[PDB]
Entry title: Structure of the standard kink turn HmKt-7 as stem loop bound with U1A and L7Ae proteins. The RNA (HMKT-7) with a sequence from Haloarcula marismortui has 35 modelled nucleotides. Huang et al. published it in Nucleic Acids Res. in 2016: "A Critical Base Pair in K-Turns Determines the Conformational Class Adopted, and Correlates with Biological Function". The entry is indexed under TRANSCRIPTION, KINK TURN. Protein in the same entry: U1 SMALL NUCLEAR RIBONUCLEOPROTEIN A and 50S RIBOSOMAL PROTEIN L7AE. It was solved by X-ray diffraction to 2.95 angstrom. Crystals were grown from: 0.1 M TRIS HYDROCHLORIDE PH 8.5, 2.0 M MONO-AMMONIUM DIHYDROGEN PHOSPHATE.

Context: bound to proteins that are not shown
RNA sequence: GAGGGAGCGCCAUUGCACUCCGGUGCGAAGAACUC
Numbered sequence: 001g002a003g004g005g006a007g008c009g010c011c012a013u014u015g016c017a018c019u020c021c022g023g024u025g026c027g028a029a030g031a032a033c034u035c
Base pairs, nucleotide, nucleotide: 001035002034003033007026008025009024010023011022
């Protein structure tokens, strides 16, 4: 680049739930992935 289409890092956390819920950088102005 062509496809693809929403994740990818960092810090902290060892935490017993069944209504969901830490912080934070980057990411549709394109993550991962494939070629």